[PDB]
Context: bound to proteins that are not shown
RNA sequence: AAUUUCUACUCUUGUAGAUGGAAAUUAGGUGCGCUUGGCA
DNA sequence: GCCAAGCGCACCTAATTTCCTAAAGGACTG
DNA sequence: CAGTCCTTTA
Numbered sequence: 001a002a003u004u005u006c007u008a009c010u011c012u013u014g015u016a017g018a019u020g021g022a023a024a025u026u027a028g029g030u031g032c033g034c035u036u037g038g039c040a
Numbered sequence: 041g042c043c044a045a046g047c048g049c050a051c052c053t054a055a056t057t058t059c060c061t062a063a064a065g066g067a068c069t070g
Numbered sequence: 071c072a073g074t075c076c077t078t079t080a
Base pairs, nucleotide, nucleotide: 005018006017007016008015009014020060021059022058023057024056025055026054027053028052029051030050031049032048033047034046035045036044037043038042039041061080062079063078064077065076066075067074068073069072070071
Other pairs, nucleotide, nucleotide, family: 001009tHS001010tWS002010tWH002014tHS003007tWH003008tWH004019cWW
């Protein structure tokens, strides 16, 4: 520690595996702040 | 400290639709 | 006017 891109790599100016793009929309999640309460 | 029901913001993630076309149609140009 | 080429189609 190189890559269409990603991950892991390096006897090898590269190796192994994977890889449906683009556009669009929607849904969810994580974190922070805040409100009212619960924590037997 | 944790948790519930909410709200505002930042960004990250993924599911689901369409197309994957040569040729007709027609508006514009010289 | 018909060619050109962007737009729209099944």
Source information:
Released in 2016, the model rests on X-ray crystallography data to a resolution of 2.8 angstroms. Shown are 80 nucleotides from a PDB entry: RNA with a sequence from Acidaminococcus, together with DNA. The entry also contains CRISPR-associated endonuclease Cpf1, not shown here. Crystallisation conditions: PEG3350, sodium acetate, 1,6-hexanediol. Entry title: Crystal structure of Acidaminococcus sp. Cpf1 in complex with crRNA and target DNA.